[PDB]
Background:
Method: cryo-electron microscopy, resolution 2.6 A. The entry became public in 2022. Shown are 77 nucleotides from a PDB entry: RNA (tRNA-MET) from Pyrococcus abyssi GE5. The reconstruction used 382,130 particles. Among the 29 different proteins in the entry, which are not shown, are Zn-ribbon RNA-binding protein involved in translation, 30S ribosomal protein S27ae and 30S ribosomal protein S8. Ions in the entry include magnesium and zinc. It is bound to methionine (MET). Kazan et al. published it in Nucleic Acids Res. in 2022: "Role of aIF5B in archaeal translation initiation". It holds a match to the Rfam family "tRNA". On this family, see Lowe and Eddy, Nucleic Acids Res 1997: "tRNAscan-SE: a program for improved detection of transfer RNA genes in genomic sequence". Rfam links the family to the GO term triplet codon-amino acid adaptor activity. Rfam's curators write: Transfer RNA (tRNA) molecules are approximately 80 nucleotides in length. Their secondary structure includes four short double-helical elements and three loops (D, anti-codon, and T loops). Further hydrogen bonds mediate the characteristic L-shaped molecular structure. tRNAs have two regions of fundamental functional importance: the anti-codon, which is responsible for specific mRNA codon recognition, and the 3' end, to which the tRNAs corresponding amino acid is attached (by aminoacyl-tRNA synthetases). tRNAs cope with the degeneracy of the genetic code in two manners: having more than one tRNA (with a specific anti-codon) for a particular amino acid; and 'wobble' base-pairing, i.e. permitting non-standard base-pairing at the 3rd anti-codon position. Rfam 15.1 lists 5,335,975 matches to the family in 14,413 species. Entry title: Cryo-EM structure of a Pyrococcus abyssi 30S bound to Met-initiator tRNA, mRNA and aIF1A.

RNA sequence: AGCGGGGUGGAGCAGCCUGGUAGCUCGUCGGGCUCAUAACCCGAAGAUCGUCGGUUCAAAUCCGGCCCCCGCUACCA
Ligand code: MET
Numbered sequence: 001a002g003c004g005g006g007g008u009g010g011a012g013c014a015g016c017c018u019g020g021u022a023g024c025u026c027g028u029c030g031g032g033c034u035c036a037u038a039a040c041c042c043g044a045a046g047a048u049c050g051u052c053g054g055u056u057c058a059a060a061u062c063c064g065g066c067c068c069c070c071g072c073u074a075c076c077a
Base pairs, nucleotide, nucleotide: 001073002072003071004070005069007067010026011025012024013023020057028044029043030042031041032040052064053063054062
Other pairs, nucleotide, nucleotide, family: 008014tWH008022tWS009010cHS010046cHS019056tWS020058cWS021022cWS023047tWH027045cWW034036tHS050067cWS051066cWW052065cWW055059tWH056058tHS059061tWS
C1' cells in the first nucleotide's frame, strides 16, 4: 500500500435480510428461604444507543464518508 470484517452495560451474544424493548447467559450489589453455610427464588444499578446524513410515523442494522481496530496479501532500502 491493496482486499475483506466488525465495533452493542464489567465479559460473551442477540438487535440489521422481515424496522415498534436497546433484549439474552455470566458478573457486582441488596433482599428472601435455613439453626447456619452451599445450592435455589426475587429485585436493582449498569450500553441515549460509537459521531452526521439519506429511509421511514417509525431503525443503530437498510444504506452512505468519516473514528480506530482485526485478518490476508503485496511490499529487496
Ligand atoms: N537511497 C535509498 C535506497 O535506495 C533510497 C532513498 S532513502 C531516503